The RNA with a sequence from Homo sapiens has 22 modelled nucleotides. NMR data were recorded at pH 5.5 and 293 K. Bound small molecules: Branaplam (Y53). The entry is indexed under RNA splicing correction, small molecule splicing modifier, molecular glue, SPLICING. Released in 2024, the model rests on solution NMR data. The PDB entry is titled "Solution structure of branaplam bound to the RNA duplex formed upon 5'-splice site recognition". The 2024 paper behind the entry is "The diversity of splicing modifiers acting on A-1 bulged 5'-splice sites reveals rules for rational drug design".
[PDB]
C1' cells in the first nucleotide's frame, strides 16, 4: 500500500 | 447526505 467481514457517532 | 474510532481475516 490492496481486498473482505463485524461494532459505534452525526438526537 | 457526512466524519472519526475499535476488532478479526488476506496479499
Ligand atoms: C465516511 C465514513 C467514514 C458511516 C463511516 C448503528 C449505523 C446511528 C453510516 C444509523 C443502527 C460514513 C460510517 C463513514 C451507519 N444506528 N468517511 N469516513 C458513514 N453507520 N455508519 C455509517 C450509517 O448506520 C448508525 C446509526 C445504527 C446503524 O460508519
Nucleotide at each position: 500500500a490492496u481486498a473482505c467481514u463485524u461494532a459505534c457517532c452525526u438526537g | 447526505g457526512g466524519a472519526g474510532u475499535a476488532a478479526g481475516u488476506c496479499u